[PDB]
Parts: sequence; C1' cells; structure tokens
RNA sequence: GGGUGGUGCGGG
RNA sequence: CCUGCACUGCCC
Repeated sequence: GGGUGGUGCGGG
Repeated sequence: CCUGCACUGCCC
C1' cells in the first nucleotide's frame, strides 16, 4: 500500500 | 451507516 475491523476528532 | 486525518487488530 490493499481488504476488513477498532478508538479519537471532523465532514455527510 | 459512509467518509477525511491520526493511531491501531487480523489477513495478503
């Protein structure tokens, strides 16, 4: 980096 | 729930 999850804040 | 940034679990 890609896939998919987590926490914080923001945007819808 | 989708998404931007930071950090992050799992798999390539």